[PDB]
RNA sequence: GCUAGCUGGAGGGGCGCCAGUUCGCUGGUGGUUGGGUGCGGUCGGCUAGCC
Numbered sequence: 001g002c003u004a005g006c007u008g009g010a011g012g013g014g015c016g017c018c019a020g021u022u023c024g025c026u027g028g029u030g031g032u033u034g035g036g037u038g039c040g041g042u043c044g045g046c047u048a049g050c051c
Stems, first nucleotide, its partner, number of pairs: 001050007009043001014039002016029005
């Protein structure tokens, strides 16, 4: 580098966006997959094999 299988897992219960708000925040988007065309992003980690 590539193949297969497993894993919300390092970043992260992130940013952005939407809604609510007692304006501190909170909820949704949000772990769903052959993840990802919202961004971070060729996501990260583990196992087995090929070069």